[PDB]
Context: bound to proteins that are not shown
C1' cells in the first nucleotide's frame, strides 16, 4: 500500500397422529338324448 | 320214401358344449401442525 483484517448460518428438531378396499351385485339367458337301423337267413342228410 | 337234425348274427356311427356378459357405480385423500429458539455483531 484496498470504508481493510479476521469471523463455518451454525445449533436441538421423527412427515408424524388420525384412517377396515369397502358399499350394492342369483353364472344367468337360448338349445328336443336325439338321427340311422328287416328278428332275419337257409334246410341238409342218411337208411 | 322214412327217419334224424337245426345252424349263424345278440349295438354301432355322430354330436362333448355354442353365443353374450370377462366387471359397473362410489369413495381418488379429510383435518393437524408450515418453523420455532439462540445469536442482528465482534476483536485488532
Nucleotide at each position: 500500500a484496498u470504508u481493510g483484517a479476521a469471523a463455518g448460518u451454525u445449533c436441538a428438531a421423527a412427515g408424524c397422529u388420525u384412517a377396515g378396499a369397502u358399499a350394492c351385485c342369483c353364472u344367468g339367458g337360448a338349445g328336443g338324448g336325439a338321427a340311422a337301423c328287416c328278428a332275419g337267413a337257409c334246410u341238409u342228410a342218411a337208411c | 320214401g322214412u327217419u334224424a337234425a337245426g345252424u349263424c348274427u345278440g349295438g354301432u356311427u355322430u354330436c362333448c358344449c355354442u353365443c353374450c356378459a370377462g366387471g359397473g357405480u362410489a369413495u381418488c385423500u379429510a383435518a393437524g401442525c408450515u418453523u420455532u429458539g439462540a445469536a442482528c455483531u465482534u476483536u485488532c
Method: cryo-electron microscopy, resolution 3.1 angstroms. The entry became public in 2020. Shown are 91 nucleotides from a PDB entry: RNA (crRNA; Non-cognate target RNA). Among the 7 different proteins in the entry, which are not shown, are CRISPR-associated protein Cmr7. The work is reported in "Structures of the Cmr-beta Complex Reveal the Regulation of the Immunity Mechanism of Type III-B CRISPR-Cas" (Sofos et al., Mol.Cell, 2020). Entry title: Cryo-EM structure of the type III-B Cmr-beta complex bound to non-cognate target RNA. The entry also models zinc ions.